[PDB]
Context: bound to proteins that are not shown
C1' cells in the first nucleotide's frame, strides 16, 4: 500500500425497515460477613470513530477521513 467490511457505555451486544439510542455485566449508593466458577434491590450512564453533507427529520442515507476486522501485496 490495494479489495471488501466493520467501528454503539468500561466490556460484550440490540436498535444495520429515516420519525426521541437500549439491554445484560461493569461502576456508583443500600443491604449482605458468605466454605470453593456470578447475593439482593435502587438511582443513574453513551449522543453513536471523526468531520462535512442530503433530508422535515440521520445512529439509519452520502462524500472524505482515522483507525480495526480478513486476505493480497511488504516484511532489513
Nucleotide at each position: 500500500g490495494c479489495c471488501g467490511a466493520u467501528a454503539u457505555a468500561g466490556c460484550u451486544c440490540a436498535g444495520u425497515u429515516g420519525g426521541u439510542a437500549g439491554a445484560g455485566c461493569a461502576g456508583c449508593g443500600c443491604a449482605u460477613u458468605c466454605g470453593u466458577a456470578a447475593u439482593g434491590c435502587g438511582a443513574a450512564g453513551g449522543u453513536c470513530g471523526u468531520a462535512g453533507g442530503u433530508u422535515c427529520g440521520a445512529c439509519u442515507c452520502c462524500u472524505a477521513u482515522u483507525a480495526u476486522c480478513g486476505g493480497c501485496a511488504c516484511c532489513a